Source information
Solved structure of RNA (sgRNA) from an uncultured archaeon, together with DNA, 157 nucleotides shown. Entry title: Cryo-EM structure of the Cas12f1-sgRNA-target DNA complex. The 2021 paper behind the entry is "Structure of the miniature type V-F CRISPR-Cas effector enzyme".
[PDB]
Context: bound to proteins that are not shown
RNA sequence: CCGCUUCACCA
RNA sequence: UGAGUGAAGGUGGGCUGCUUGCAUCAGCCUAAUGUCGAGAAGUGCUUUCUUCGGAAAGUAACCCUCGAAACAA
RNA sequence: AAGGAAUGCAACGGAAAUUAGGUGCGCUUGGC
DNA sequence: GCCAAGCGCACCTAATTTCCCAAATTA
DNA sequence: TAATTTGGGAAATT
Numbered sequence: 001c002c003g004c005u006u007c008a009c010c011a
Numbered sequence: 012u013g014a015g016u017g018a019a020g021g022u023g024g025g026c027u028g029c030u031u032g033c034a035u036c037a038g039c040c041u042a043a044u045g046u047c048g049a050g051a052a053g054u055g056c057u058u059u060c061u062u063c064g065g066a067a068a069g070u071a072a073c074c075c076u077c078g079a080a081a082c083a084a
Numbered sequence: 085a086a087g088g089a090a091u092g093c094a095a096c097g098g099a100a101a102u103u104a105g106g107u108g109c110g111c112u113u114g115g116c
Numbered sequence: 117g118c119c120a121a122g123c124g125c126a127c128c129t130a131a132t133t134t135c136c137c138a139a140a141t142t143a
Numbered sequence: 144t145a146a147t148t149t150g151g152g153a154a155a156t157t
Stems, first nucleotide, its partner, number of pairs: 001023001002021001004020006010013002024040005030095006046079005053073002055070006082088001097136020137150007
Other pairs, nucleotide, nucleotide, family: 022024cHS022041cWH025081tSS027089tWS040080cSS042045cSS051052cHS052075tWS071072cHS
C1' cells in the first nucleotide's frame, strides 16, 4: 500500500 | 455505495496438528491467481501408404496426460 | 507412515453413478 | 466486449437414485 | 464354522 477489520467521520 | 480521510491493529494467501467447519495457538511455506518436470492415451499437425473407410510413422501446440511448496524427530 | 503433535465452540451418511443446466475457450454467420 | 446461435470439448454444480442382502451350499 | 455362491424370465411418448 488494503478491491483488510474495527473506531469513527465524510461524500 | 465508496479502488473516500485520520487513529490503532492485522497475512491481507496457504500447509501439518492425526473425521470436518469456524476461530485461536505453535511451527512452517509462500514469486503459488506462481514456476516448472516427465510423458504420448487423445484433439490437432507434418510425412507417407492405400484395398481411399481408413492405416503406419513422427512431432509436442493443447481446459493434452501424470506429477511437483509447507509442523516436530 | 507405526497415534510425537494442541485450546474453544459447533457439527458429523457415506459412496458410486446418472441426468440436466451452466461456466470457460475457439470458430462459422450479424450487429451495437 | 457482449449478444445470439450452435458446435466441440472438458469441467462444474445441482438433483436424483440406489446401495449398505439374505439364504443355502460347500470346504 | 467361515467363506463362497446364488437368487429368474418384455409393455413408449406426445

Method: cryo-EM, resolution 3.3 angstrom. The entry became public in 2020. Keywords: Cas12f, Cas14, sgRNA, target DNA, CRISPR, RNA BINDING PROTEIN-RNA-DNA complex. It was solved together with CRISPR-associated protein Cas14a.1. The sample was in a buffer at pH 8. The entry also models zinc ions.